[PDB]
Molecule: Flavivirus DB element
Organism: Donggang virus
RNA sequence: GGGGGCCAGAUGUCAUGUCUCUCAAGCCUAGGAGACACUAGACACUCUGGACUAUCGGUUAGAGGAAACCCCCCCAAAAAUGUAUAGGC
Numbered sequence: 001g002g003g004g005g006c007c008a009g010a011u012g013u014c015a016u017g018u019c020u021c022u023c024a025a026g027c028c029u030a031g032g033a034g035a036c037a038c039u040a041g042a043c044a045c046u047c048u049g050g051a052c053u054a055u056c057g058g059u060u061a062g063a064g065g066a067a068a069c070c071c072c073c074c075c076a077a078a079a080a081u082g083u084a085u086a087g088g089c
Base pairs, nucleotide, nucleotide: 001075002074003073004072005071006050007049008048009047010046011044012043013042014041015039016037017036018035019034020033021032022031026089027088028087029086052065053064
Other pairs, nucleotide, nucleotide, family: 023030tWW023085tHS024029cWH031084cWS031085cWS054062tWS054063tHS
């Protein structure tokens, strides 16, 4: 400097573990991939639904709820089943 901050969900990424495969010319650890599980997690102008509020004339009504500052959380994310990759027996 940028994003988010009413709630839930769909979609995806990351953090932990397990299994399978791969690097492998045997096994195991490390690296990577597929699948899965946990937290009752984080993030994601990626999308749906809902709640609250919306002046004291009403109702079965809802355009909007900005902006400024503080505080909290997050940030260089991809290309990448890429290029690669040590150790032990």